């Protein structure tokens, strides 16, 4: 600087965007490496080899 395998994990049960709503919040979109054409993102971390 890459190859392959695994693994919702740091951020993250974010942010937006939709529904509800007792307006304090809840749910859904939400963990399916073809991740991701909403954004944070070339997402982060592990093991293993290549330069």
């Nucleotide at each position: 600087g890459c190859u392959a395998g695994c693994u919702g994990g740091a951020g993250g049960g974010g942010c937006g965007c939709c529904a509800g709503u007792u307006c304090g919040c809840u749910g859904g979109u939400g963990g399916u490496u073809g991740g991701g054409u909403g954004c944070g993102g070339u997402c982060g971390g592990c093991u293993a080899g290549c330069c």
The depositors describe the entry as "Crystal structure of the Chili RNA aptamer in complex with DMHBI+".
Solved structure of RNA (Chili RNA Aptamer), 51 nucleotides shown.
The work is reported in "Large Stokes shift fluorescence activation in an RNA aptamer by intermolecular proton transfer to guanine" (Mieczkowski et al., Nat Commun, 2021).
The entry is indexed under RNA aptamer, aptamer, Chili, fluorogenic RNA, RNA.
Released in 2021, the model rests on X-ray crystallography data to a resolution of 2.95 angstroms.
Crystallisation conditions: PEG 400, MES, Spermine tetrahydrochloride.